[PDB]
RNA sequence: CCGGCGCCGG
RNA sequence: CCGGCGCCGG
Numbered sequence: 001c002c003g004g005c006g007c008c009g010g
Numbered sequence: 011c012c013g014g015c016g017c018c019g020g
Base pairs, nucleotide, nucleotide: 001020002019003018004017005016006015007014008013009012010011
């Protein structure tokens, strides 16, 4: 970097 | 749906 289940922002 | 910090997959 891309997409997962977590807690931040829109 | 977007852009962040924990550690899943890539």